Source information:
This is an experimental structure of RNA, with 32 nucleotides shown. Van Melckebeke et al. published it in Proc.Natl.Acad.Sci.Usa in 2008: "Liquid-crystal NMR structure of HIV TAR RNA bound to its SELEX RNA aptamer reveals the origins of the high stability of the complex". Entry title: Liquid crystal solution structure of the kissing complex formed by the apical loop of the HIV TAR RNA and a high affinity RNA aptamer optimized by SELEX. The entry is an ensemble of 17 models.
RNA sequence: GAGCCCUGGGAGGCUC
RNA sequence: GCUGGUCCCAGACAGC
Numbered sequence: 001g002a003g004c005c006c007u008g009g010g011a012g013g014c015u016c
Numbered sequence: 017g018c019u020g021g022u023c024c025c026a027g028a029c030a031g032c
Base pairs, nucleotide, nucleotide: 001016002015003014004013005012006027007026008025009024010023011022017032018031019030020029
């Protein structure tokens, strides 16, 4: 860094 | 009144 993790905000993990 | 999907606040959505 693209995308997955009920959704927004916040915090985090993951495939690559 | 239960459950589900990472947690949290609010709020959902779907099944019983």